[PDB]
RNA sequence: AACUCCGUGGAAGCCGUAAUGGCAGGAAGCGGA
Numbered sequence: 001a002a003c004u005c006c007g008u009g010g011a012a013g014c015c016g017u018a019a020u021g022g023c024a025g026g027a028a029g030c031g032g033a
Base pairs, nucleotide, nucleotide: 004033005032006031007030008029013023014022015021
C1' cells in the first nucleotide's frame, strides 16, 4: 500500500475498475483504527 472497520458527511445518478462492480441496509469527499 491493499483488505477490513469506526466517525463524519448525505449522494434519488453519482463513485470506481484492466475487468467484474459499489450505494439511503447510505456512494464520493474528510478524518481516524